Source information:
This is an experimental structure of RNA, with 20 nucleotides shown. Method: solution NMR. The entry became public in 2010. NMR data were recorded at pH 7 and 298 K.
[PDB]
RNA sequence: GCUAUAAUGG
RNA sequence: CCAUUAUAGC
Numbered sequence: 001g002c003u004a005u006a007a008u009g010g
Numbered sequence: 011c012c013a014u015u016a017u018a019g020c
Stems, first nucleotide, its partner, number of pairs: 001020010
Other pairs, nucleotide, nucleotide, family: none
């Protein structure tokens, strides 16, 4: 700042 | 479903 996955929270 | 954070990626 942007793309996209995984975990967390309502 | 919606929001947030984190990870990895450029």